[PDB]
Context: one part of a larger RNA, bound to proteins that are not shown
């Protein structure tokens, strides 16, 4: 080239009107509508991987297997802001340097190992820029986690694209400097409680003991938050032939500070069989039980403070208009075998018993210093400075990664609304988000997915393949056989809407009150006195 | 001096804090009564074109064999299975100067942060009931008091010497034992019983020993579609039976065996377009058109 303008462009329900823009619209923007993922989402973030795909402007030659005014194409600019998020630091399985032993040697082993293994601290210092010392030196080289450990930040706003990062306010921790105020001391290094313990503080070296870091899995149960339900009120939207005191919707509070708040544990007192007391789960009492009194941790909650000044919802108003200004409201509850999930306090389970290091704090211990006309401490309060590097944009996937590709494949993980339900399964809707997959016009055969059949019931076929019958829950009933545990949902039968009733199954509070006497006390009613701006 | 705001005291207000006075009111019949408050259960009536888990979801069942016990694992891209594995079971090896296993070596590992209730090597496959005989043969393994064979070095002779030749001479081998949950194996020919038939029985050749319990035309049997029974109208399939079994058989396990199985088979019920015998419908394609536009073959 021919094949051949021919095989095909047919999985993911699915589009349509107008109108705008343009030279040209099935495909772009807008707006109307249908629709669909349907919270284990076609929804909102993220590890890993890519790398600018982001995000404005322009822009259509290729590429988006139809087009294309659109694009993750193309071209020009733009955009990633940290003491608190990471990383950095530890350590893990394991990687590996000296020291030293092999190997002809590229290197191998070994990880303190047959090693004289600190470039050590801590102080009184000294100003003599010299030093005196005092204690140690098992182990310790250094790699190795962006999902283990681990110092510290929240809320509202703001961009064309960045934010726990900038804007505002409002906080914290390290690391350093250091005053001042409390505290403490003449019984020198606090009191105070029977304890259990309390507190604004309230000496403490060498070097030792501990505790945190630090830790399975399942089970029912209890709190609490967030979300679901829901009254009442104050506000906006709908619906309104009829009916609906109706349907939707806003009414919210953050890290941080105080103060209160607890299961279990513990203390004191006290002595227990007529055993009590108590969990859904039966476990505890002369090793002190019930009983009365109290200590504690602050997980959680509640009050303030943050902080209504934000935000949210309404109204009334400013204008080419940068961007508003104004007023009003943002309150009071309830409910539960909910659902997620945190956290307790039990339970079971194992020939399984469910990491390590940095780091950080207690405590013993008694070294060294410590007052009186003054001494100490910065583990009480307040003040006062710093926090470097590096990483950040976007995608995370039926078009941003891997599959040669805008491939129906593959690729960790968080959050999860309403009805129906046993259900986080299916079916339908809210918020979001899509409406992307070339289109048209017809409906031969054969397909491919998918359904129905008279009458018979596997004669079909190797073979009941395939498909159909069954199917949920509640009551009845249930062989053989059996390793006694099953077989078991055996087998086999009945009932199931809808509407109006009935029963029965809880909680919490009332079993000592009316009456007055003097009191701290907030609330209006009015009495004048001392007090400052300002209207006569 | 008219007008608020307020320290303080004054006169009572009206309620709950505290408490004390008695009449009364509780003594365990609060077995009441107030409010409030989840959705579960039972049961009646009445109602309907007898419908009603009304969509959605959502086991067929039974008798029986065969084989592995089970859960569980693999041939990513034709085999999911009776393969593996696995609980039990059983054997070997080894007290650390060790046993198995690594390295070129190493002052080197792993088991081992171990220590026979443990490490290391197998085989066999819950449970039950058993696991019969055979150590000739191949391996393993054990003693060597006395031994055949017998290497380098050493020794001793001969030789100038090279060399030669002798004699001792280590393990290994040969002798000797023991072991099958080591590999393995696990017979033939006649005759015989007051019909036949068959052979308890007897003779014979011969092994190491001669296949024991068991079990079978079995995933193992050739002939063979074996024989009889049962199942069906009809059965090379199914199941029960029988066994001179070509070539069953005991941890190369034998025989059962509840229970699980996407394992292999046979039958009944229920179901059915699997067929008698086919017919109809509905997306989507295929058709036909606009825009795109390959391939394999030649």
């Nucleotide at each position: 080239g021919g094949u051949a303008g021919u095989a095909g462009c047919a999985a993911a329900u699915a589009u349509u009107c107008a109108a705008a823009u343009g030279a040209g619209a099935a495909c772009u923007u807008u707006g109307a509508a249908g629709a669909c993922u349907g919270a284990a989402g076609u929804g909102g973030g993220g590890a890993a991987a890519g790398g600018u795909u982001c995000c404005a402007u322009g822009u259509c030659a290729a590429c988006a297997g139809c087009a294309g005014u659109u694009g993750g194409a193309c071209a020009u600019g733009g955009g990633u802001u940290a003491g608190u998020c990471g990383a950095u630091c530890c350590u893990a399985a394991g990687a590996g340097a000296u020291g030293g032993g092999g190997a002809a040697g590229c290197u191998c082993c070994g990880u303190u190992u047959c090693a004289a293994c600190g470039u050590g601290c801590u102080u009184g210092a000294u100003u003599u820029u010299u030093c005196a010392g005092g204690c140690c030196a098992a182990c310790c080289a250094u790699c190795g986690a962006a999902a283990g450990g681990g110092a510290a930040u929240c809320c509202g706003g703001u961009u064309a694209a960045a934010a726990u990062u900038c804007c505002g306010g409002a906080a914290c921790u390290u690391g350093g400097a250091u005053a001042u105020g409390g505290a403490u001391u003449c019984u020198u290094c606090a009191c105070g409680g029977c304890a259990a313990c309390g507190u604004a503080a309230c000496u403490g070296a060498a070097u030792g003991u501990g505790g945190a870091g630090a830790c399975g899995u399942c089970g029912g149960c209890g709190u609490g938050a967030g979300c679901c339900c829901u009254g009442g009120g104050a506000g906006g939207a709908g619906u309104u032939a009829u009916c609906u005191u109706u349907u939707c919707u806003u009414c919210u509070u953050a890290a941080c500070a105080g103060c209160u708040u607890a299961u279990c544990a513990c203390c004191c007192u006290g002595g227990a069989a007529u055993u009590g007391g108590u969990u859904u789960a039966u476990c505890c009492g002369g090793a002190g039980a019930u009983g009365g009194g109290g200590u504690c941790u602050u997980a959680u909650g509640g009050c303030u403070g943050g902080a209504a000044g934000a935000g949210c919802g309404c109204g009334g108003u400013a204008a080419u208009u940068u961007u508003g200004c104004c007023g009003c409201g943002u309150c009071c509850g309830g409910u539960g075998c909910g659902c997620u999930u945190a956290c307790g306090a039990c339970g079971g389970u194992c020939c399984u018993u469910g990491a390590a290091a940095a780091u950080c704090c207690a405590c013993a211990g008694g070294a060294a210093g410590g007052a009186a006309u003054a001494g100490u401490u910065u583990u009480c309060a307040u003040g006062c400075c710093a926090a470097g590097u590096c990483g950040u944009a976007c995608u995370c996937a039926u078009a941003a990664c891997c599959g040669c590709a805008g491939c129906a494949g593959g690729u960790c993980u968080c959050c999860a609304a309403g009805g129906u339900u046993a259900a986080c399964a299916g079916c339908c809707u809210c918020u979001a988000g899509u409406u992307g997959a070339u289109a048209g016009a017809a409906u031969a055969a054969u397909g491919u997915a998918g359904a129905u059949a008279a009458g018979g019931g596997a004669a079909g076929u190797c073979g009941g393949c395939a498909a159909a019958a069954u199917a949920g829950a509640u009551c009845c009933g249930u062989a053989a056989c059996u390793u006694c545990g099953g077989g078991a949902u055996a087998a086999g039968g009945a009932u199931u809407g809808g509407c109006u009733c009935u029963a029965a199954g809880g909680a919490u509070c009332g079993g000592g009150u009316g009456u007055c006497u003097u009191g701290g006390g907030c609330c209006u009613u009015g009495u004048g006195u001392a007090g400052a701006c300002g209207c006569g | 001096a008219g007008g608020u705001c307020u320290u303080u005291a004054u006169g009572g207000c009206c309620g709950u804090c505290c408490g004390g006075g008695g009449c009364a009111c509780g003594u365990u019949u609060a077995a009441c009564g107030a409010u409030c408050a989840a959705c579960u259960u039972a049961g009646a009536a009445c109602u309907g074109g007898u419908a009603c888990g009304g969509a959605c979801a959502a086991g067929g069942g039974g008798a029986a064999u065969c084989u592995g016990a089970c859960u569980g694992u693999c041939u990513a891209a034709u085999u999911a299975a009776a393969a593996c594995a696995u609980a039990g079971c059983a054997u070997u090896g080894u007290g650390a100067u060790g046993g198995u296993c690594a390295g070129a070596a190493a002052g080197u590992g792993a088991u081992g942060u171990u220590g026979a209730c443990a490490c290391a090597a197998u085989g066999u496959g819950a449970u039950u009931u058993c696991u019969g005989c055979c150590c000739a043969g191949u391996g393993c393994u054990c003693u060597g008091a006395a031994u055949g064979u017998c290497a380098a070095a050493g020794u001793g002779a001969a030789g100038a010497a090279a060399u030669u030749c002798a004699a001792c001479c280590a393990a290994g081998c040969g002798c000797g034992g023991g072991u099958a949950a080591a590999c393995g194996g696990c017979g033939g020919g006649a005759g015989u019983a007051a019909c036949u038939a068959u052979g308890a029985c007897u003779c014979u050749c011969u092994u190491a020993a001669g296949g024991u319990a068991g079990c079978c035309a079995a995933a193992u049997g050739c002939c063979u579609c074996g024989u009889c029974a049962u199942c069906u109208a009809a059965u090379u399939a199914g199941u029960g039976a029988c066994g001179c079994g070509c070539a069953u058989g005991a941890a190369u396990g034998g025989a059962u065996u509840a229970a699980c199985g996407a394992g292999a088979u046979u039958c009944c019920c229920a179901c059915u377009g699997u067929c008698c015998c086919u017919a109809u419908c509905u997306a989507c394609u295929a058709u036909c058109u606009a825009g795109c536009g390959a391939a394999a073959c030649c």
Molecule: 25S ribosomal RNA, nucleotides 1439 to 2338
Organism: Candida albicans SC5314